Context: bound to proteins that are not shown
RNA sequence: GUCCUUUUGUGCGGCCUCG
DNA sequence: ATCAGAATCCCGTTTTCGAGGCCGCACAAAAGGACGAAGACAGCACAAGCACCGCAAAAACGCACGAACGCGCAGACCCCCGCGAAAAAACCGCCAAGGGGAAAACACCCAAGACACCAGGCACGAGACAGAAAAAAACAACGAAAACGGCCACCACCCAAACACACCAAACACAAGAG
DNA sequence: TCTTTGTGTTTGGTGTGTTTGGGTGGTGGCCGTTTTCGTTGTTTTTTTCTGTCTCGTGCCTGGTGTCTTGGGTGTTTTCCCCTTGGCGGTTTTTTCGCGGGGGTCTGCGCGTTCGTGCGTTTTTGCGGTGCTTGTGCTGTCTTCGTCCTTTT
DNA sequence: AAAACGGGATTCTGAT
Repeated sequence: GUCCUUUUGUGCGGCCUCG
RNA backbone atom coordinates (compact mmCIF):
# COMPACT_ATOMS: atom_id res chain seq x y z
C1' G A 1 0.00 0.00 0.00
C1' U A 2 0.02 -3.81 -2.09
C1' C A 3 -1.54 -8.96 -3.45
C1' C A 4 -6.39 -11.49 -6.77
C1' U A 5 -9.12 -15.24 -8.94
C1' U A 6 -12.65 -20.21 -11.13
C1' U A 7 -14.61 -24.86 -15.03
C1' U A 8 -17.18 -27.91 -20.03
C1' G A 9 -20.76 -29.39 -24.92
C1' U A 10 -23.99 -32.76 -27.60
C1' G A 11 -25.26 -36.45 -31.63
C1' C A 12 -23.54 -39.87 -34.94
C1' G A 13 -19.67 -42.57 -37.55
C1' G A 14 -15.15 -45.29 -37.78
C1' C A 15 -10.85 -47.87 -35.89
C1' C A 16 -8.92 -50.41 -31.93
C1' U A 17 -8.02 -53.11 -26.47
C1' C A 18 -9.34 -57.32 -22.92
C1' G A 19 -12.78 -61.47 -22.48
C1' DA B 1 -82.18 -73.85 -43.08
C1' DT B 2 -79.29 -70.85 -38.61
C1' DC B 3 -75.35 -70.66 -34.77
C1' DA B 4 -71.30 -70.72 -31.77
C1' DG B 5 -67.27 -72.68 -32.26
C1' DA B 6 -62.96 -75.14 -34.42
C1' DA B 7 -59.16 -74.42 -36.97
C1' DT B 8 -56.54 -72.81 -40.59
C1' DC B 9 -53.20 -69.26 -43.15
C1' DC B 10 -51.60 -65.10 -42.60
C1' DC B 11 -49.35 -60.40 -40.82
C1' DG B 12 -47.35 -57.80 -37.09
C1' DT B 13 -43.62 -57.14 -33.13
C1' DT B 14 -39.07 -57.64 -30.35
C1' DT B 15 -34.77 -59.14 -30.02
C1' DT B 16 -29.79 -59.49 -31.31
C1' DC B 17 -22.91 -60.31 -24.79
C1' DG B 18 -19.81 -56.95 -21.23
C1' DA B 19 -16.43 -53.14 -20.26
C1' DG B 20 -12.89 -49.52 -21.96
C1' DG B 21 -10.07 -45.94 -25.20
C1' DC B 22 -9.20 -42.48 -29.19
C1' DC B 23 -10.19 -39.77 -33.46
C1' DG B 24 -13.13 -37.32 -36.85
C1' DC B 25 -17.24 -34.51 -38.61
C1' DA B 26 -20.70 -31.87 -37.78
C1' DC B 27 -24.37 -28.57 -35.08
C1' DA B 28 -31.05 -23.90 -39.94
C1' DA B 29 -29.58 -21.27 -44.63
C1' DA B 30 -30.03 -17.14 -46.81
C1' DA B 31 -32.44 -14.43 -49.76
C1' DG B 32 -36.17 -10.78 -50.37
C1' DG B 33 -38.81 -6.88 -48.91
C1' DA B 34 -40.43 -2.69 -45.48
C1' DC B 35 -39.23 1.78 -42.41
C1' DG B 36 -35.74 5.72 -41.58
C1' DA B 37 -31.51 8.87 -43.53
C1' DA B 38 -28.98 10.25 -47.67
C1' DG B 39 -27.46 11.03 -52.83
C1' DA B 40 -29.06 12.55 -57.03
C1' DC B 41 -31.77 14.78 -61.04
C1' DA B 42 -35.01 18.45 -62.60
C1' DG B 43 -37.17 23.41 -62.89
C1' DC B 44 -37.81 28.85 -63.02
C1' DA B 45 -36.39 34.01 -63.79
C1' DC B 46 -33.95 36.86 -66.25
C1' DA B 47 -30.58 38.91 -69.86
C1' DA B 48 -27.89 39.58 -74.52
C1' DG B 49 -28.48 38.63 -79.41
C1' DC B 50 -30.96 38.85 -84.16
C1' DA B 51 -34.20 41.01 -87.61
C1' DC B 52 -36.98 45.16 -89.16
C1' DC B 53 -37.39 50.33 -90.04
C1' DG B 54 -35.01 54.31 -90.60
C1' DC B 55 -30.41 57.29 -90.93
C1' DA B 56 -26.67 57.76 -93.56
C1' DA B 57 -22.48 57.66 -97.28
C1' DA B 58 -21.64 56.71 -101.82
C1' DA B 59 -22.85 55.97 -107.11
C1' DA B 60 -24.53 57.96 -111.03
C1' DC B 61 -27.03 61.30 -114.30
C1' DG B 62 -26.96 65.78 -115.44
C1' DC B 63 -25.77 70.55 -115.94
C1' DA B 64 -23.53 75.18 -115.45
C1' DC B 65 -19.99 77.85 -114.10
C1' DG B 66 -14.82 78.20 -113.87
C1' DA B 67 -10.62 78.28 -116.53
C1' DA B 68 -7.79 79.83 -120.44
C1' DC B 69 -6.36 82.56 -124.59
C1' DG B 70 -6.06 87.19 -126.76
C1' DC B 71 -7.02 91.88 -126.41
C1' DG B 72 -7.46 96.40 -124.41
C1' DC B 73 -8.18 99.95 -121.26
C1' DA B 74 -6.68 101.86 -117.01
C1' DG B 75 -5.45 101.92 -111.86
C1' DA B 76 -1.52 101.95 -109.39
C1' DC B 77 3.24 103.20 -108.92
C1' DC B 78 7.44 106.15 -109.35
C1' DC B 79 9.71 110.67 -109.32
C1' DC B 80 10.15 115.35 -108.57
C1' DC B 81 8.61 119.62 -106.58
C1' DG B 82 6.25 122.19 -103.21
C1' DC B 83 3.71 123.95 -99.06
C1' DG B 84 2.26 123.28 -94.45
C1' DA B 85 1.52 121.23 -90.05
C1' DA B 86 3.35 119.24 -86.10
C1' DA B 87 7.35 118.40 -82.92
C1' DA B 88 11.22 120.50 -80.06
C1' DA B 89 12.70 123.98 -77.35
C1' DA B 90 12.45 128.82 -74.57
C1' DC B 91 10.10 131.65 -71.75
C1' DC B 92 6.53 134.09 -69.15
C1' DG B 93 2.46 133.39 -66.26
C1' DC B 94 -1.02 131.84 -62.96
C1' DC B 95 -4.56 128.44 -61.54
C1' DA B 96 -4.86 124.35 -59.48
C1' DA B 97 -3.15 119.57 -57.50
C1' DG B 98 -1.40 117.84 -53.02
C1' DG B 99 -0.25 117.15 -48.21
C1' DG B 100 -2.11 117.91 -43.58
C1' DG B 101 -5.60 118.30 -39.90
C1' DA B 102 -10.45 118.14 -37.94
C1' DA B 103 -15.24 116.58 -38.25
C1' DA B 104 -19.51 114.21 -39.62
C1' DA B 105 -22.33 110.78 -41.34
C1' DC B 106 -23.47 106.54 -44.23
C1' DA B 107 -22.41 101.37 -44.49
C1' DC B 108 -22.20 97.20 -42.21
C1' DC B 109 -23.41 94.20 -38.72
C1' DC B 110 -26.78 92.44 -35.27
C1' DA B 111 -31.29 91.58 -33.93
C1' DA B 112 -36.02 90.91 -34.75
C1' DG B 113 -40.40 90.21 -37.21
C1' DA B 114 -43.49 89.27 -41.01
C1' DC B 115 -45.37 87.44 -45.23
C1' DA B 116 -45.05 85.13 -49.41
C1' DC B 117 -43.49 82.06 -52.84
C1' DC B 118 -42.16 76.91 -52.70
C1' DA B 119 -43.66 72.06 -52.44
C1' DG B 120 -47.03 68.59 -52.92
C1' DG B 121 -51.69 66.65 -53.84
C1' DC B 122 -55.98 66.90 -56.53
C1' DA B 123 -58.84 68.57 -60.29
C1' DC B 124 -59.06 70.76 -64.95
C1' DG B 125 -57.44 72.17 -69.96
C1' DA B 126 -56.18 71.99 -74.06
C1' DG B 127 -51.66 71.14 -76.54
C1' DA B 128 -50.04 67.99 -79.37
C1' DC B 129 -50.20 64.34 -83.33
C1' DA B 130 -52.58 62.24 -87.01
C1' DG B 131 -55.55 62.93 -90.81
C1' DA B 132 -58.35 65.22 -94.55
C1' DA B 133 -60.12 69.53 -97.59
C1' DA B 134 -60.03 74.01 -99.81
C1' DA B 135 -57.69 77.28 -101.91
C1' DA B 136 -54.84 81.93 -101.52
C1' DA B 137 -50.77 82.75 -103.40
C1' DA B 138 -45.77 82.01 -104.75
C1' DC B 139 -42.35 80.58 -108.45
C1' DA B 140 -41.73 80.27 -113.33
C1' DA B 141 -42.38 81.69 -118.13
C1' DC B 142 -43.30 84.55 -122.06
C1' DG B 143 -44.30 89.20 -123.89
C1' DA B 144 -43.79 93.99 -124.24
C1' DA B 145 -42.62 98.75 -123.24
C1' DA B 146 -41.10 102.94 -120.72
C1' DA B 147 -37.18 104.42 -118.08
C1' DC B 148 -32.35 105.42 -117.17
C1' DG B 149 -27.49 105.23 -119.00
C1' DG B 150 -24.36 107.44 -122.43
C1' DC B 151 -22.42 111.35 -125.35
C1' DC B 152 -22.28 116.08 -126.27
C1' DA B 153 -23.01 120.96 -125.72
C1' DC B 154 -24.29 124.79 -122.39
C1' DC B 155 -24.92 127.89 -118.78
C1' DA B 156 -25.71 129.28 -114.00
C1' DC B 157 -25.08 127.83 -108.70
C1' DC B 158 -21.55 127.08 -105.55
C1' DC B 159 -17.05 127.71 -104.38
C1' DA B 160 -12.79 131.02 -102.96
C1' DA B 161 -11.18 135.90 -101.68
C1' DA B 162 -12.10 139.54 -99.23
C1' DC B 163 -14.60 142.80 -97.01
C1' DA B 164 -17.13 144.95 -92.81
C1' DC B 165 -20.50 144.02 -89.26
C1' DA B 166 -22.27 142.81 -84.41
C1' DC B 167 -23.27 138.74 -80.39
C1' DC B 168 -22.12 138.25 -76.36
C1' DA B 169 -17.73 137.50 -73.24
C1' DA B 170 -14.66 140.25 -69.82
C1' DA B 171 -15.32 142.56 -65.23
C1' DC B 172 -18.12 145.28 -61.87
C1' DA B 173 -23.23 146.43 -59.71
C1' DC B 174 -27.22 145.15 -57.52
C1' DA B 175 -30.46 141.98 -55.30
C1' DA B 176 -32.12 137.62 -53.46
C1' DG B 177 -31.24 133.02 -52.12
C1' DA B 178 -29.83 128.31 -49.55
C1' DG B 179 -27.32 125.16 -45.16
C1' DT C 1 -23.63 132.54 -38.10
C1' DC C 2 -22.14 132.56 -43.23
C1' DT C 3 -21.08 131.16 -48.97
C1' DT C 4 -23.55 131.45 -54.59
C1' DT C 5 -26.07 132.43 -58.36
C1' DG C 6 -28.62 135.32 -61.83
C1' DT C 7 -29.16 139.35 -65.38
C1' DG C 8 -27.57 143.68 -66.87
C1' DT C 9 -24.22 147.60 -69.35
C1' DT C 10 -19.56 149.63 -71.75
C1' DT C 11 -16.22 148.13 -74.52
C1' DG C 12 -13.52 144.29 -77.69
C1' DG C 13 -13.05 141.20 -80.84
C1' DT C 14 -13.13 137.36 -83.88
C1' DG C 15 -15.90 134.91 -86.27
C1' DT C 16 -20.71 135.25 -89.03
C1' DG C 17 -22.62 137.34 -92.94
C1' DT C 18 -22.43 139.54 -97.52
C1' DT C 19 -20.70 140.50 -102.32
C1' DT C 20 -17.94 139.90 -107.05
C1' DG C 21 -15.59 136.51 -110.31
C1' DG C 22 -15.27 132.12 -112.40
C1' DG C 23 -15.33 127.22 -113.21
C1' DT C 24 -17.24 123.14 -112.62
C1' DG C 25 -21.13 120.72 -111.97
C1' DG C 26 -25.94 120.70 -112.89
C1' DT C 27 -29.14 121.29 -117.01
C1' DG C 28 -31.09 120.34 -121.88
C1' DG C 29 -31.42 117.16 -126.14
C1' DC C 30 -31.82 112.58 -128.38
C1' DC C 31 -30.93 107.46 -128.97
C1' DG C 32 -30.73 102.24 -127.25
C1' DT C 33 -31.22 98.23 -124.61
C1' DT C 34 -33.10 95.84 -120.99
C1' DT C 35 -35.35 95.65 -116.15
C1' DT C 36 -39.42 95.19 -114.64
C1' DC C 37 -44.57 95.32 -115.08
C1' DG C 38 -48.34 92.22 -116.52
C1' DT C 39 -50.70 88.06 -117.31
C1' DT C 40 -51.35 83.05 -117.13
C1' DG C 41 -50.57 78.20 -115.29
C1' DT C 42 -49.02 74.97 -111.79
C1' DT C 43 -48.80 73.14 -107.37
C1' DT C 44 -46.75 73.59 -102.82
C1' DT C 45 -47.98 74.98 -98.60
C1' DT C 46 -50.81 77.37 -95.37
C1' DT C 47 -55.21 77.41 -93.06
C1' DT C 48 -59.24 75.39 -90.95
C1' DC C 49 -61.80 71.40 -88.72
C1' DT C 50 -62.37 66.69 -85.97
C1' DG C 51 -60.89 63.08 -82.52
C1' DT C 52 -57.70 60.80 -78.14
C1' DC C 53 -53.91 60.48 -75.40
C1' DT C 54 -51.25 62.97 -72.68
C1' DC C 55 -48.88 66.10 -69.51
C1' DG C 56 -48.83 70.25 -67.87
C1' DT C 57 -51.42 74.01 -65.83
C1' DG C 58 -54.49 75.94 -62.06
C1' DC C 59 -55.83 75.97 -57.37
C1' DC C 60 -55.47 75.16 -52.46
C1' DT C 61 -53.03 74.17 -47.94
C1' DG C 62 -48.95 74.39 -44.78
C1' DG C 63 -44.89 76.70 -43.61
C1' DT C 64 -39.55 77.66 -43.93
C1' DG C 65 -36.79 81.22 -44.57
C1' DT C 66 -35.73 85.28 -47.23
C1' DC C 67 -37.03 90.27 -47.37
C1' DT C 68 -37.67 94.41 -44.73
C1' DT C 69 -36.92 97.65 -40.63
C1' DG C 70 -34.60 99.85 -36.26
C1' DG C 71 -29.92 100.96 -33.53
C1' DG C 72 -24.70 101.77 -32.93
C1' DT C 73 -20.46 103.06 -34.23
C1' DG C 74 -16.56 103.74 -36.57
C1' DT C 75 -14.12 104.42 -40.12
C1' DT C 76 -14.51 106.25 -44.17
C1' DT C 77 -14.80 110.24 -46.81
C1' DT C 78 -15.40 115.40 -46.97
C1' DC C 79 -13.96 120.46 -46.18
C1' DC C 80 -10.49 124.33 -45.56
C1' DC C 81 -5.74 126.27 -46.10
C1' DC C 82 -1.19 127.22 -47.79
C1' DT C 83 2.14 125.93 -50.79
C1' DT C 84 4.73 124.39 -55.33
C1' DG C 85 4.62 123.28 -59.85
C1' DG C 86 3.35 122.14 -64.18
C1' DC C 87 -0.15 123.12 -67.67
C1' DG C 88 -1.40 127.13 -70.86
C1' DG C 89 -0.22 130.73 -74.34
C1' DT C 90 2.86 132.26 -77.55
C1' DT C 91 6.89 132.30 -80.54
C1' DT C 92 10.52 130.50 -83.75
C1' DT C 93 12.87 127.09 -86.45
C1' DT C 94 13.29 122.17 -88.42
C1' DT C 95 11.95 119.13 -91.14
C1' DC C 96 9.16 115.39 -92.38
C1' DG C 97 5.56 114.21 -94.87
C1' DC C 98 1.20 114.82 -97.35
C1' DG C 99 -0.66 116.80 -101.92
C1' DG C 100 -0.34 117.18 -106.95
C1' DG C 101 1.08 116.55 -112.06
C1' DG C 102 3.28 113.56 -115.88
C1' DG C 103 4.30 109.17 -117.67
C1' DT C 104 4.67 104.15 -117.85
C1' DC C 105 3.35 99.64 -117.23
C1' DT C 106 1.46 95.56 -114.62
C1' DG C 107 -2.90 94.00 -113.99
C1' DC C 108 -8.00 93.02 -114.26
C1' DG C 109 -12.46 92.90 -117.24
C1' DC C 110 -14.56 91.23 -121.77
C1' DG C 111 -15.92 87.53 -125.61
C1' DT C 112 -16.17 82.88 -126.06
C1' DT C 113 -15.70 77.16 -125.93
C1' DC C 114 -14.75 72.76 -123.03
C1' DG C 115 -15.63 70.26 -119.50
C1' DT C 116 -15.48 68.34 -114.88
C1' DG C 117 -16.80 69.21 -110.35
C1' DC C 118 -21.10 70.32 -107.74
C1' DG C 119 -26.17 69.32 -107.08
C1' DT C 120 -30.01 66.10 -106.84
C1' DT C 121 -31.98 61.08 -106.75
C1' DT C 122 -31.61 56.55 -104.89
C1' DT C 123 -29.46 52.32 -103.50
C1' DT C 124 -27.08 49.38 -99.72
C1' DG C 125 -24.74 49.21 -95.08
C1' DC C 126 -24.90 50.79 -90.30
C1' DG C 127 -27.60 52.30 -86.05
C1' DG C 128 -31.95 51.78 -82.50
C1' DT C 129 -36.43 48.70 -80.89
C1' DG C 130 -39.53 43.81 -80.68
C1' DC C 131 -38.81 39.14 -80.43
C1' DT C 132 -36.07 35.38 -79.37
C1' DT C 133 -32.44 31.47 -77.26
C1' DG C 134 -30.01 30.51 -73.64
C1' DT C 135 -27.55 30.52 -68.61
C1' DG C 136 -27.50 31.36 -63.38
C1' DC C 137 -29.89 30.18 -59.74
C1' DT C 138 -33.29 27.26 -57.53
C1' DG C 139 -36.47 22.98 -56.30
C1' DT C 140 -37.87 18.10 -56.86
C1' DC C 141 -37.12 12.90 -56.92
C1' DT C 142 -34.64 8.31 -56.17
C1' DT C 143 -31.38 5.43 -53.45
C1' DC C 144 -28.51 3.29 -49.14
C1' DG C 145 -28.76 1.26 -44.76
C1' DT C 146 -30.76 -1.71 -41.38
C1' DC C 147 -34.30 -4.71 -39.62
C1' DC C 148 -37.82 -8.32 -40.03
C1' DT C 149 -40.20 -12.69 -42.78
C1' DT C 150 -39.60 -17.49 -44.33
C1' DT C 151 -39.45 -22.57 -48.28
C1' DT C 152 -38.00 -27.00 -48.27
C1' DA D 1 -31.96 -59.51 -41.31
C1' DA D 2 -33.41 -63.69 -39.79
C1' DA D 3 -36.28 -66.50 -35.64
C1' DA D 4 -40.22 -66.99 -33.10
C1' DC D 5 -45.04 -66.25 -30.75
C1' DG D 6 -49.21 -63.59 -30.46
C1' DG D 7 -53.05 -61.88 -32.53
C1' DG D 8 -56.10 -61.50 -36.33
C1' DA D 9 -59.54 -62.37 -40.47
C1' DT D 10 -61.39 -65.67 -42.94
C1' DT D 11 -63.49 -70.01 -43.22
C1' DC D 12 -65.54 -74.77 -42.82
C1' DT D 13 -67.71 -78.84 -40.91
C1' DG D 14 -71.13 -79.82 -38.29
C1' DA D 15 -75.43 -79.69 -34.63
C1' DT D 16 -79.42 -78.49 -32.62
Entry title: Co-transcriptional histone H3K36 methylation complex containing RNA polymerase II elongation complex, Set2, and the upstream nucleosome. (temp130, type B). An RNA structure, together with DNA, in which 366 nucleotides are resolved. The structure was determined by electron microscopy at 4.66 angstroms resolution and released in 2025. The reconstruction used 10,768 particles. The entry has 27 different proteins, among them Transcription elongation factor SPT4, RNA polymerase II subunit B32 and RNA polymerase II subunit B12.5.